Primary citation: Smith et al., Biochemistry (2012), "Structural and biochemical characterization of linear dinucleotide analogues bound to the c-di-GMP-I aptamer". An RNA structure, in which 92 nucleotides are resolved. Crystals were grown from: 24% PEG550mme, 50 mM MES, pH 6.0, 5 mM MgSO4, 300 mM NaCl, VAPOR DIFFUSION, HANGING DROP, temperature 298K. An Rfam search finds the family "c-di-GMP-I riboswitch aptamer" in it. About the family: GEMM was predicted in a large-scale screen for bacterial structured RNA regulatory elements. Genes associated with GEMM are involved in a diverse array of functions, including chemotaxis regulation, signal transduction, secretion and chitin. Clan: c-di-GMP_I riboswitch clan.
RNA sequence: GGUCACGCACAGGGCAAACCAUUCGAAAGAGUGGGACGCAAAGCCUCCGGCCUAAACCAUUGCACUCCGGUAGGUAGCGGGGUUACCGAUGG
Numbered sequence: 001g002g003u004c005a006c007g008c009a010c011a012g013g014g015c016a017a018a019c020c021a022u023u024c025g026a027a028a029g030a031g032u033g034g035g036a037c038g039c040a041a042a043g044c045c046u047c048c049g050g051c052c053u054a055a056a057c058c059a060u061u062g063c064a065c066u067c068c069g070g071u072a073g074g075u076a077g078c079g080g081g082g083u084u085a086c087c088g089a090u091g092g
Stems, first nucleotide, its partner, number of pairs: 004092001006088002014039002019034006037077001043083003047080003050075005057070002
Other pairs, nucleotide, nucleotide, family: 005091cWW007009cHS010087cWS012040cWW016035tWS016036cHS016037tHS018035tHS025028tHS027053cSS028073tSS038042tSS039042tSS041043tHS041084tWH046048cHS047076tWH056071cWS088089cWS088091cHS
C1' cells in the first nucleotide's frame, strides 16, 4: 500500500433538523433558497420490518375502545439490509 473492520483522534471539510419564503402534491410530504438541531456515511437504493397519508380506482354493511383491506404515495434524519466513499490516533 490493498482488504475487512474500527471512530479515542489529526487534517480537508461535508450534509443540514425545527422554523421561515416559495413551488409541486388530495394529503403525508418532497424540490429550491435562507437557516443549523444534529449527523462517521444525515452519500445513494424501499428488497425486509415499522410509522405517516388517503384523491382516484377495486373490495368491504362491518360492534368497536392496541393497531391493521387492496392499491398508490411518503419517511433512507425509524430500524435492518444492499452498495459507494475521505482521513488514518507508532492507529486494530
Record summary:
Protein in the same entry: U1 small nuclear ribonucleoprotein A.